[PDB]
Context: bound to proteins that are not shown
RNA sequence: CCUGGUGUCUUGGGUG
DNA sequence: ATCAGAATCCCGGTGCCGAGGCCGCTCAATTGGTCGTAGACAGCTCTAGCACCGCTTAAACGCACGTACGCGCTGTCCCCCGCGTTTTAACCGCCAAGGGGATTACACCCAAGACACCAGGCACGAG
DNA sequence: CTCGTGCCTGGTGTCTTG
DNA sequence: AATCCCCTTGGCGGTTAAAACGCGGGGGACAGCGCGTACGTGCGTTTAAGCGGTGCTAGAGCTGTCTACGACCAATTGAGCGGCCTCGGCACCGGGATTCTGAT
Numbered sequence: 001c002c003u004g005g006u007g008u009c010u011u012g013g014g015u016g
Numbered sequence: 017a018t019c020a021g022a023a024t025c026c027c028g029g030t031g032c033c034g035a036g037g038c039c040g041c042t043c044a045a046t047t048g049g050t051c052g053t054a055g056a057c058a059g060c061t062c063t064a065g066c067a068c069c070g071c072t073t074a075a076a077c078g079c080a081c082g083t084a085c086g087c088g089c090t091g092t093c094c095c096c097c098g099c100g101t102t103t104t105a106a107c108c109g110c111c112a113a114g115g116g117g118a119t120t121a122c123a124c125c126c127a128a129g130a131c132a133c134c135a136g137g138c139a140c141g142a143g
Numbered sequence: 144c145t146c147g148t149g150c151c152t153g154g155t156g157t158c159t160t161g
Numbered sequence: 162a163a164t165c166c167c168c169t170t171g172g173c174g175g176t177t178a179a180a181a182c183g184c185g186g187g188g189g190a191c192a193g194c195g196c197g198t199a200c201g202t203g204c205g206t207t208t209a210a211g212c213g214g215t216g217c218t219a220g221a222g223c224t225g226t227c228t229a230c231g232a233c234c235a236a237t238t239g240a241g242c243g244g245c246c247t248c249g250g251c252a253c254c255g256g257g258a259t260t261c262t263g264a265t
Stems, first nucleotide, its partner, number of pairs: 009129002012126005017265086107175001111171002114168003118164002132155012
Other pairs, nucleotide, nucleotide, family: 008130cWW011127cWW016121cWW018265cWW047234cWH082199tWW106176cWW108174cWS109173cWS110172cWW117165cWW131156cWW
């Protein structure tokens, strides 16, 4: 004294 | 005899392929040298191959003769030649039935979840 | 003080038959 | 969980050519026929073979011996051998001609 990362794969229930 | 026509022969033709040329290797023929006994040879001995004959006899030769298989012929009957017709095995295409995956609107919201078993080590409790 | 048992942590590895 | 389509299997029908039927017949195989003339068989006659001795001698059978040719060993080497490469020699093909063959 600037940069600044929060998941996934499913399943189920819904909207038009 | 004799013609028509099958069957075969025989003449360019081309193609293709292996016979033959060819060529660079290397291993057995060669070259040379060294033992050695197998055999070429000299010679000894007795057997046996040969020739000959006399005697014996059984074996061949010639013929007499019928005769009967060999053969030429015949009729016959049948069953292979051959030419025709498929025809089945050696090779390539239609049956449809099998048996497989891939296809299956778009976008959006939200709530609701998560490795197991075995072995080893450490700590605590009890004797 | 030593030994045994139990618990926890870490590492390695699938299978009754529907 | 269900329909479809495309693709990969068990059958179901085809081209060359030697191979199996087929008939009919024709020419060849088979039984008979009849003879006949070659050939078994005997019988007597002739002959040569066989057997047993006998001389009997080439000559094989058999035994020392000396050699040279052969068994065997290092160089060497180029011929004999494995691989490559070419062309004209036959293998077949159509032409055409001819020659068997049988019906005539």